[PDB]
Molecule: tRNA-Val
Organism: Escherichia coli
RNA sequence: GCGUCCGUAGCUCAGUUGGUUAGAGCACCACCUUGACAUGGUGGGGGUCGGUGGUUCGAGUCCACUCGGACGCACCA
Numbered sequence: 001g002c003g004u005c006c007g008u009a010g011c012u013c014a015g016u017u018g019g020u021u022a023g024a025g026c027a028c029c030a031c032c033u034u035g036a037c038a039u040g041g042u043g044g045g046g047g048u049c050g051g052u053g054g055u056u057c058g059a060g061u062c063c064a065c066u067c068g069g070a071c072g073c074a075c076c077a
Base pairs, nucleotide, nucleotide: 001073003071004070005069006068007067010026011025012024013023028044029043030042031041032040050066051065052064053063054062
Other pairs, nucleotide, nucleotide, family: 008014tWH008047cSS009024tHH009046cSS010027cWS014049tWW015060tWS019058cWW020058cWS022049tWH023047tWH027028cHS055059tWH056059tWH059061tSS
């Protein structure tokens, strides 16, 4: 090597649910507590959702192909 699920924050995430508007756990410590360390909280950056196109003003999102991993291989002496 039909075709698939698919491809994202410092770690896995969710968000295609036939389209438009951005959602987390954990967690970096400055401060509120405790004689002193966390078990709790405010917070700031962190996703053109790998790449190239088109339907489209409006698509991370509707799709044809490329790297990566799993999910089916039979034929063949």